The RNA (28S ribosomal RNA, nucleotides 784 to 1683) from Drosophila melanogaster has 876 modelled nucleotides. Hopes et al. published it in Nucleic Acids Res. in 2022: "Ribosome heterogeneity in Drosophila melanogaster gonads through paralog-switching". It holds a match to the Rfam family "Eukaryotic large subunit ribosomal RNA". The family has 88 seed sequences and 107,465 matches in Rfam 15.1. Clan: LSU clan. Method: electron microscopy, resolution 3.5 angstroms. The entry became public in 2021.

Context: one part of a larger RNA, bound to proteins that are not shown
RNA sequence: GACCCGUCUUGAAACACGGACCAAGGAGUCUAACAUAUGUGCAAGUUAUUGGGAUAUAAACCUAAUAGCGUAAUUAACUUGACUAAUAAUGGGAUUAGUUUUUUAGCUAUUUAUAGCUAAUUAACACAAUCCCGGGGCGUUCUAUAUAGUUAUGUAUAA
RNA sequence: UUAUGCCUCUAACUGGAACGUACCUUGAGCAUAUAUGCUGUGACCCGAAAGAUGGUGAACUAUACUUGAUCAGGUUGAAGUCAGGGGAAACCCUGAUGGAAGACCGAAACAGUUCUGACGUGCAAAUCGAUUGUCAGAAUUGAGUAUAGGGGCGAAAGACCAAUCGAACCAUCUAGUAGCUGGUUCCUUCCGAAGUUUCCCUCAGGAUAGCUGGUGCAUUUUAAU
RNA sequence: AAAUAAUCUUAUCUGGUAAAGCGAAUGAUUAGAGGCCUUAGGGUCGAAACGAUCUUAACCUAUUCUCAAACUUUAAAUGGGUAAGAACCUUAACUUUCUUGAUAUGAAGAUCAAGGUUAUGAUAUAAAUGUCCCAGUGGGCCACUUUUGGUAAGCAGAACUGGCGCUGUGGGAUGAACCAAACGUAAUGUUAC
RNA sequence: GUGCCCAAAUUAACAACUCAUGCAGAUACCAUGAAAGGCGUUGGUUGCUUAAAACAGCAGGACGGUGAUCAUGGAAGUCGAAAUCCGCUAAGGAGUGUGUAACAACUCACCUGCCGAAGCAACUAGCCCUUAAAAUGGAUGGCGCUUAAGUUGUAUACCUAUACAUUACCGCUAAAGUAGAUGAUUUAUAUUACUUGUGAUAUAAAUUUUGAAACUUUAGUGAGUAGGAAGGUACAAUGGUAUGCGUAGAAGUGUUUGGCGUAAGCCUGCAUGGAGCUGCCAUUGGUACAGAUCUUGGU
Numbered sequence: 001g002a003c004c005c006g007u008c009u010u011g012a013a014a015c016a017c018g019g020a021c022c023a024a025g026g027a028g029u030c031u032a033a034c035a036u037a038u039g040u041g042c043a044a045g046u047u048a049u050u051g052g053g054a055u056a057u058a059a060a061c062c063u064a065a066u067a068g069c070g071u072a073a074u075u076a077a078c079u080u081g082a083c084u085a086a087u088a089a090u091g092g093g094a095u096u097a098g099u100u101u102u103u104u105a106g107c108u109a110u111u112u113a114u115a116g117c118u119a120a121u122u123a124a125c126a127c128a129a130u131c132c133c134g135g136g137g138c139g140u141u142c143u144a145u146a147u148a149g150u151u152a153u154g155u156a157u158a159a
Numbered sequence: 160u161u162a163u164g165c166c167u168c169u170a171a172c173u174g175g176a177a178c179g180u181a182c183c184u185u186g187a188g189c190a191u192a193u194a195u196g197c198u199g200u201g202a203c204c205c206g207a208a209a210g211a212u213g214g215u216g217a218a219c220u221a222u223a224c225u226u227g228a229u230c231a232g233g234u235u236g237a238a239g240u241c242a243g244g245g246g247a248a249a250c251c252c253u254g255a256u257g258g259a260a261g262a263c264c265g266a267a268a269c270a271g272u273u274c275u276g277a278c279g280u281g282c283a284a285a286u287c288g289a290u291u292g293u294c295a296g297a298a299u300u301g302a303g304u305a306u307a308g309g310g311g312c313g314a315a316a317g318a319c320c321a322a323u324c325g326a327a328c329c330a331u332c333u334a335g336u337a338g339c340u341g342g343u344u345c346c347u348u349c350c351g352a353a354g355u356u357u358c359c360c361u362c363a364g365g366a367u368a369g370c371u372g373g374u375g376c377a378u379u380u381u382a383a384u
Numbered sequence: 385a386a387a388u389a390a391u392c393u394u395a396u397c398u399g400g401u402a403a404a405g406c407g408a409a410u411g412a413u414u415a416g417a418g419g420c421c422u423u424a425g426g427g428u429c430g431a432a433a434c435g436a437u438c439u440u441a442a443c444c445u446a447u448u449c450u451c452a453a454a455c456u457u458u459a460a461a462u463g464g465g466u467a468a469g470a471a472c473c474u475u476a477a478c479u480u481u482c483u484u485g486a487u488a489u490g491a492a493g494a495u496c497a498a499g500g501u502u503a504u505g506a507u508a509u510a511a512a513u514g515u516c517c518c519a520g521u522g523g524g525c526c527a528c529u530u531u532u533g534g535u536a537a538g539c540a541g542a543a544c545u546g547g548c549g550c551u552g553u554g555g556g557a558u559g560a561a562c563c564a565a566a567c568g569u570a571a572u573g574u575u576a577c
Numbered sequence: 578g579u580g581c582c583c584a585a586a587u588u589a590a591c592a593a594c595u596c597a598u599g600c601a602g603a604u605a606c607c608a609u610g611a612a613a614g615g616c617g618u619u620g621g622u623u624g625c626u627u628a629a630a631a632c633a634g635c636a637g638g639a640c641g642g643u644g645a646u647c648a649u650g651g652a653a654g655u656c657g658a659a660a661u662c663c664g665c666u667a668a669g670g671a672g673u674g675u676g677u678a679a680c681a682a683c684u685c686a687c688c689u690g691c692c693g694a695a696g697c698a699a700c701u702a703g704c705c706c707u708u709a710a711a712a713u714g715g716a717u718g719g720c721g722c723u724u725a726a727g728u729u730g731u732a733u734a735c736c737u738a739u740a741c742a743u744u745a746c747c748g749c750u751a752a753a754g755u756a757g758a759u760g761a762u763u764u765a766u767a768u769u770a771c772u773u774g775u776g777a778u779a780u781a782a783a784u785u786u787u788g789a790a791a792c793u794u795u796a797g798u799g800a801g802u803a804g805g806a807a808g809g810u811a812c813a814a815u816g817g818u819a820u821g822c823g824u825a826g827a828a829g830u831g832u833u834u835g836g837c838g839u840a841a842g843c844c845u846g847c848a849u850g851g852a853g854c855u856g857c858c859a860u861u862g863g864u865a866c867a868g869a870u871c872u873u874g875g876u
Base pairs, nucleotide, nucleotide: 004019005018006017007016020876021875022874023873024872025871031199032198034196035195036194037193038192039191040190041189042188045069046068047067051063052062053061073080091133092132093131094130098125099124103120104119108115109114134184135183136182137180138179139178140177142175151170152169203342204341206339210332211331212330213329214328215327221306222305223304224303225302226301227300228299229298232264233263234262239256240255241254242253243252244251268293269292270291273289274288276287277286308324310320311319345809346808347807348806349805350804355368357366358365359364369521370520372516374514375513378510388508389507393468394467395466396465397464398463403458404456405455410452411451412450417445418444419443425439427437429435472499476495478493479492480491524548525547526546527545529543530542532540533539553564554563555562568746569745570744571743572742573741574740578735579734580720581719582718586733588732590731591730592729593728594727602722614706615705617704618703619702620701621700622699623698624697625696626695637688638687640664642662670685747799748798749797750796751795752794753793754792755791760785761784762783763782764781765780766779767778768777769776770775812862813861814860815859816858817857818856819855821854822853829849830848831847832846835844837842
């Protein structure tokens, strides 16, 4: 110096609840299905595992046909089905890390060749990401067709 | 069908724009391990009052049956009777006899009024004591039977049906559900709240945004020698 | 950095509270003054007076006392908004189907030309952005100043800031919030009471 | 905050205010107090009067014109007066006095004598007082204090925190540096190119790994429930490993054996004990107790 802990509470030493004390026990789990993050394998793919085969043993290995999920979507449905183009990351535009590049004095070394450096600054591509403007698929709606017209059936003939 | 002409009655086909959108703008997925979260299951742990399915009890108490046993002593004095007595009769008056009654006082028993007595970690999970209530009856009792649980039984109190009754007891469904109560087990290091908003048969709860931590990532002549 | 971002400065918008006001509106509202009056009530001189007299009521004029959560002419501080340069400033001729237009001008744009020293101050414990909208929370209490209900209340309900909750230490003998001060283990020194 | 409890002032610092006979008063929030007072006291602001001697105390005069007048419960100066002057005179008024009906007694006003320095009153706000009244015994916190240890205005010192500062140490956070070691670097000396002068070569000796998941340098900095993240730590099992430990004494248990860690924990000696056990790398779990009127046994 110094109130008794746990708890709920605005506020507990509380005239709040539990606790006499001690040893053992004693409470955030398995599963199913998702979602994110991270690890790992392969990559427009991937995934034996229901099975089968080999076989040394409820393992490991090997493996055919699928099957999931992804690769393409949107309609209530039937329809339909993704950029002018043999090419293109939101086509185009900005803000772009970075590599190439410009000449300039220029810096260390200089053979004064060749580098590194700032930038001044030229050009180029501009990754990622976000921010704007487009374009396609499908849907719905308006509209053009007054439509002519575009291809075939038909039609003209033969056969 | 076939060959080719070509018009186009017929079908197919072309056209511009707007809005829409879980779609596209040259693929990023699939399997898997783990951690977190959200949901379903006993669901962190323990905790209801209840509901249901099938069983077991009338050894206690209720009632009913059938068959047995039980209750000292007194007290009163119904009808019926007998003999006197009064009367014209009607009928009355008196003395006995008699022994009726959910009548009386009370023993055994059965009950339980008061003491608000004892006791009240008892002698007892209802007893002890005095005081009381009934006692020949709607009486008290045994034994055998009968009625069984949303059922019985009830001279009725929701009483009793085995210390259980505004619904018995038992096992199971069942580890029912719980917006509520209680708990929820090591040590250091870092960051560090909210009690507000909107909606909700919502007001002790949720969802929802704000606040929080984690984990990154992008980068600047207010990002890295 | 010729580039962001959050208290002051600048510049500029907004506001109707404090104060102010009733000799401004609306709304209450005290006191008298003045008035031709002809609204005039008593009268009065008068049959009434219509001749006149004052008086009293209004009405009108110039005042005056006091005010207002649901009244305003005026209008603060504290505040709320936006701006403060290269994402700028001009110059040009180009673009457009158009709706508007005889430069087929305007507008909004696409590429050139010129631009000094980057355009208040002070700050940067790094800022920007996704995901897990992950945990908890969704009973609050206290206080300055403002404030409503109540008669008051350690009562009830709001606005602002700061605290307590979550927070020990110093001080107020004592204490959740007061006043100092915020806390790794120690020495030394120096501070609101 | 400094008299003592209580560290530091009864200040080789001050002026004042304040007496409180049942609570003097004493640290803002804050622990209740009023209006009005008070010849308690201390200051003030206004108003007088006074040295032609005021106030204070002890002398004189005080009616009449007029019982004109108002009043008859008296008015004659006088319960109450319409009035209304004056005369007398330094100074006497149709008049000042007892709850005195007449006259009248009677006294004041006034003046001067007297003494002779300031006096009188209304205010105002300081502390104090009164107001001010509750139940256990009792609270400026306590004692006590009264030219203070109270209150107001200040002064010097001085004491006092987990704050401030400078240093050591722990962590955190943010930066920065180091990996040619058949290399780097010293010290000398031999030689040397020589550039005067400084380098390059030979010799002799010397220093020079780090779980780079490390080491070195620098700066700031530390509250925390609910809550989240990292790093450790106890328990028990599996797969590998430690050519692990063990009847020459395993686990467990005890213990004033001795240390380590910031902690959870851990190592070790002795004691007892009498057969199994551990460190490390993985991956896992029926994985840590003080609580639950927790369970079960013991006391």